[PDB]
Context: bound to proteins that are not shown
DNA sequence: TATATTCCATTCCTTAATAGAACTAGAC
DNA sequence: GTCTAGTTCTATTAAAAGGCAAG
C1' cells in the first nucleotide's frame, strides 16, 4: 500500500485437456546490408 | 538478364552509456 | 536500537639505495 483483469513474446488446417513453450532491460549512434518504385546504360 | 545510381522505406549487428559500494554522522 | 542522507572508495604506473677507502 490491495488494485485482485494481465511483464514480454513464440507455435498450431482442430486455439484448447489447466493446449505447449521461451525470454536483461534501457538510451542513442555508427557499421554492414536488404526491398520497392523509376532513371540511365548494356549485346 | 546483368552494372550502376535517385529517392522513399526496412534488418542485423556493434559499440559508447545507465540499472553504484561501504561507509558514518545525526535523526529517530 | 534502524535508517537516511551525506561523504570517499578503488586502480598503478614511486624513488633511491646498493656496488667503492682513508678521512
Nucleotide at each position: 500500500a490491495u488494485u485482485u483483469u494481465u511483464g514480454u513474446g513464440c507455435c498450431c488446417a482442430u486455439c484448447g485437456u489447466u493446449g505447449g513453450c521461451a525470454c536483461u532491460a534501457u538510451u542513442a549512434a555508427g557499421g554492414a546490408a536488404u526491398g520497392g518504385a523509376a532513371u540511365a546504360u548494356a549485346g